[PDB]
The RNA (15S mitochondrial rRNA, nucleotides 9 to 985) from Saccharomyces cerevisiae W303 has 842 modelled nucleotides. Primary citation: Bridgers et al., Nat.Struct.Mol.Biol. (2026), "Translational activators align mRNAs at the small mitoribosomal subunit for translation initiation". The sample was in a buffer at pH 7.4. The organism belongs to Saccharomyces cerevisiae, within Eukaryota. The PDB entry is titled "Translational activator Aep3 in complex with mRNA and the yeast mitochondrial ribosome". Released in 2025, the model rests on electron microscopy data to a resolution of 3 angstroms. It holds a match to the Rfam family "Bacterial small subunit ribosomal RNA". The family is grouped with related families in Rfam's "SSU clan". On this family, see Yusupov et al., Science 2001: "Crystal structure of the ribosome at 5.5 A resolution".
Context: one part of a larger RNA, bound to proteins that are not shown
RNA sequence: UUUAUAAGAAUAUGAUGUUGGUUCAGAUUAAGCGCUAAAUAAGGACAUGACACAUGCGAAUCAUACGUUUAUUAUUGAUAAGAUAAUAAAUAUGUGGUGUAAACGUGAGUAAUUUUAUUAGGAAUUAAUGAACUAUAGAAUAAGCUAAAUACUUAAUAU
RNA sequence: AUAAAAAGGAUAUAUA
RNA sequence: AUAUAUUUAUCUAUAGUCAAGCCAAUAAUGGUUUAGGUAGUAGGUUUAUUAAGAGUUAAACCUAGCCAACGAUCCAUAAUCGAUAAUGAAAGUUAGAACGAUCACGUUGACUCUGAAAUAUAGUCAAUAUCUAUAAGAUACAGCAGUGAGGAAUAUUGGACAAUGAUCGAAAGAUUGAUCCAGUUACUUAUUAGGAUGAUAUAUAAA
RNA sequence: UAUAUAUAUAUAAAUUGAUUAAAAAUAAAAUCCAUAAAUAAUUAAAAUAAUGAUAUUAAUUACCAUAUAU
RNA sequence: UUUUAUAUGGAUA
RNA sequence: UAUUUUAAUAGUCCUGACUAAUAUUUGUGCCAGCAGUCGCGGUAACACAAAGAGGGCGAGCGUUAAUCAUAAUGGUUUAAAGGAUCCGUAGAAUGAAUUAUAUAUUAUAAUUUAGAGUUAAUAAAAU
RNA sequence: UAAUUAAAGAAUUAUAAUAGUAAAGAUGAAAUAAUAAUAAUAAUUAUAAGACUAAUAUAUGUGAAAAUAUUAAUUAAAUAUUAACUGACAUUGAGGGAUUAAAACUAGAGUAGCGAAACGGAUUCGAUACCCGUGUAGUUCUAGUAGUAAACUAUGAAUACAAUUAUUUAUAAUAUA
RNA sequence: UAUAUAAAUAAUAAAUGAAAAUGAAAGUAUUCCACCUGAAGAGUACGUUAGCAAUAAUGAAACUCAAAACAAU
Repeated sequence: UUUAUAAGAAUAUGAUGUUGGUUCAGAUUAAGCGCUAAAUAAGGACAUGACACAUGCGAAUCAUACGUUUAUUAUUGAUAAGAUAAUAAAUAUGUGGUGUAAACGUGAGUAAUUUUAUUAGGAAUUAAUGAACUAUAGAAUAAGCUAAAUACUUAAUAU
Repeated sequence: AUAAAAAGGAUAUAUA
Repeated sequence: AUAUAUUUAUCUAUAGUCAAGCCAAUAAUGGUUUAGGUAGUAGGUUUAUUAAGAGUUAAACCUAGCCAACGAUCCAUAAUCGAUAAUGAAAGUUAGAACGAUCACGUUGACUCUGAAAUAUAGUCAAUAUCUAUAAGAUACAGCAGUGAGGAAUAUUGGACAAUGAUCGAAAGAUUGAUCCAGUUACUUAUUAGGAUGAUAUAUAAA
Repeated sequence: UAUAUAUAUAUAAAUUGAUUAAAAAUAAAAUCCAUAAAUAAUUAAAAUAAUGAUAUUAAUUACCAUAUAU
Repeated sequence: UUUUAUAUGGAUA
Repeated sequence: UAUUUUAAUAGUCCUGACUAAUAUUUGUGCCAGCAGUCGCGGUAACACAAAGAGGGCGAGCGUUAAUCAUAAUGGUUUAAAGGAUCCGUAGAAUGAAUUAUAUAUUAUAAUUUAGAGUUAAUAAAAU
Repeated sequence: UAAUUAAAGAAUUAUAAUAGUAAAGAUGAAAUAAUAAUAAUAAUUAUAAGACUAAUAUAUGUGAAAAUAUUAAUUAAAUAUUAACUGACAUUGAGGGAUUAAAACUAGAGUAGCGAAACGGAUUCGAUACCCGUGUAGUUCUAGUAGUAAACUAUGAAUACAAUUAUUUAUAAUAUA
Repeated sequence: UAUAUAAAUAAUAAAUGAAAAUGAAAGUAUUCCACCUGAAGAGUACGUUAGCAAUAAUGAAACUCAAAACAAU
């Protein structure tokens, strides 16, 4: 790497044959409206003003990053002071890390010098690009600033 | 060859 | 205060993976009662510039050149497309709601950080239009549910994170109007919403 | 009961049309069977190590189940 | 793949 | 042996023809009113409002809006439609013959003269 | 046939001469503008002009179409055979280009006849017309502008083909012709 | 003047056509170029181009209708 099938009607003219338009027979809808409406299972649901919005929500999380706050033990000032260490807890109104370049909604723009679709396409023979998981190797250091850091800054090597 | 980078959090060994 | 292991974290190199930037060819509505348009405009050149190209920006810098009645330049309208939907015998025509791809936006315009990739639904300053703290103020529901308005016309200010995914965490777990369900609505499909028989009743010798 | 069978006579009733190709019409009522109909256990499945919003979620019985019936 | 037949248990003048 | 089963109730268009609908009546009388098209209604209506029957579709039926299909398997003396007439530019318009090679009916190279032209001669013509 | 050159037409109107008279000239029928004072139409001379070009003649033929038929001329091409040559050089033709009857328009000249308009006759109920008179612009030539007509064969061009009759046309001979 | 070609004009067979008719085409074919998609509005209206001027070329949509046409009896 593989499947289909072609119908017309009514209307012109005294009547006929033609040109010719119109409208019907068929299927359909992101649909409205009139009259109607058992139950059940599935698909759908502002097509207008990208016009304004009351109100709740839709993105938080880590306490094993740092920092703070309490109980009971015990090196405790020969006295009721402030600490050390441990068990058990508190803090996300203090520093800090990760997550909103996605997903959701929408179609205002956009007619192709700057968009989209298609090539068994091309080079300018394309970042030191890893974004964040794999497979291996290696590495974890000194000063400062912050209250303290896995915060920030300046410094040594190591393809 | 380039001036090319980082970090610590929870045992047990160790303080009179 | 350290020397060693276990645990998760941090940094660099080489591959993988997922992914990125830029080109060519063909195609994409109507109007010529829109006939001439284009001066970086058409080449060549340089040196900046980004990993990379070209008038792509910035310079120079030379040539005149390019696009045009097989429709340029302008002006309107419009988000494209399918192995999607409708229709037909078919080539086609129509739609672009629903299921999926691709763009552009998240009140309007421009500009800058961060990054490998934003003119980001971030910042900065302007436009409007509302609030309360009258301030380097806050907010623009085209996220969910709802309210006015415009319409012939289009729902619930439900339930749960039980499932599949995402985000944080070493885990314990926490958050998810994503998502999964239900509520309105015959807007569209599909099921059942009974089926056999049935043309009329009363009365006639076991004596 | 050793098996009859073309059951006949009759008296009434007969809606809306209509007087025969003019019907409404087997249509109604009636009888016979059924039913997802308060009931009556599944305690299925969606999800398993657990946790079910949907939720008063599908059948066989008028009592359930092992059973001689696979 | 087979209403399923065995008055099996409490209640049935 | 059964005492207890309970049970489904359709609407909406149309009947002159296109277009399925013969079972017949009432009212109105160019009025009231139907209608997609032709068309109905003047006492006399198969079409307007009913009644009886009847024909479709059916939890739908109508109706408005809209898409596809429903003739170019075409025409231009006389019906819509030849330019007033020629010259000629582009044409991504067409267009001779053999032979050999191909990149596909196209091309290239030789070759020929049937289309198309050029110059004598010989004839006519005097628009 | 096309453009320029030079020439014929016989017709018409108006002029003057003569002679000759009262009508003529137009209408279906009639009337305006015409006529006896050389004095009109009819007539014969003669002097002019500006249009058209009888028969042949069928637009046959010619030209791309419009168009083209009075005589010459100069110039511009045109038809058929064979001879040689070239060697597909061709058909169509968007856009373009040129020509394009009347009627129009701008300048010169010209203006006899015909005649839009305009003014009068008539006819009519009316007659803004059909008929008659006077007649402008036009019709003519030379320069140009414009590019449309029932610009019609209501029929674009080119090429290859298809069955028969009649006539006329040119050229090709059986052969007595 | 009996013979051969072609050209034109008349009448026809096929063929075509709605028929009238056409008849070396209005037949059988082939390549091009100009037009047509119902009347009416309308060759009108507004641009535009051109002309001294008339005027020429290009050339539209509302509102209406089931009309409107040709050949032949």